[PDB]
RNA sequence: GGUUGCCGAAUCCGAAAGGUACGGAGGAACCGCUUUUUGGGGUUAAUCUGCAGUGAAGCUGCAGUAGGGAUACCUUCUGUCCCGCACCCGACAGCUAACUCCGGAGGCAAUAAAGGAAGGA
Numbered sequence: 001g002g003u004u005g006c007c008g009a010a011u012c013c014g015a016a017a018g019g020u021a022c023g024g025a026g027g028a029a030c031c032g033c034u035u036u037u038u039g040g041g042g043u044u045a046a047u048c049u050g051c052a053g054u055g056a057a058g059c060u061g062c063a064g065u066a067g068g069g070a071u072a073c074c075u076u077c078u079g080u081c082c083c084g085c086a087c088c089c090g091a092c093a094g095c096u097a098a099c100u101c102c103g104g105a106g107g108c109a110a111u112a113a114a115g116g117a118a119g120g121a
Stems, first nucleotide, its partner, number of pairs: 004109004012019002022103005031094001037091001039092001040089004048064006067083005073120006
Other pairs, nucleotide, nucleotide, family: 001021cSS003005tHS008010tHS008105tHS009103tSS011020cWW014016tHS014017tHS021104tHS027098tHS028096tHS030095cWW039090tHS040093cWS044046tHS044085tHS045083tWS047065cWW054055tHS054057tHS066084tHS079113tWS080113tHS089093tWS
């Protein structure tokens, strides 16, 4: 941006073509790293641990955890409830002005801890 409200970049205009709020990646100088099959990297909050499954990688299960969301007019604090998935690049990308290439999907909520406090409105 949108919703009655919530996650999320993901909402609008159009018959389509194309555009759009809002987002992602690449890409100098300077600065940085010199750690390169032990591959490496990107989006995302979704990483990393010990135990067991297995004997390796992966997968499955517990218990944690970096990180992250809700708390119902708003933000913060406190308390409470939770998430901690998934997908992709293809030997390759630090930062990054100019510049280049792209996404703009989905999924949920119902008498409640939709508690309390401070400041706002």
Molecule: C-di-AMP riboswitch